[PDB]
Context: bound to proteins that are not shown
RNA sequence: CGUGACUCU
RNA sequence: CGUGACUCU
Numbered sequence: 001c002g003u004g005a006c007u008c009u
Numbered sequence: 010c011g012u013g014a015c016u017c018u
Stems, first nucleotide, its partner, number of pairs: 002015002005012002
C1' cells in the first nucleotide's frame, strides 16, 4: 500500500 | 493524524 474486523448497513 | 490484524519473525 491492500484488505478483513470494531456487530455494520 | 482511533484500536486491532493478515500477507509474519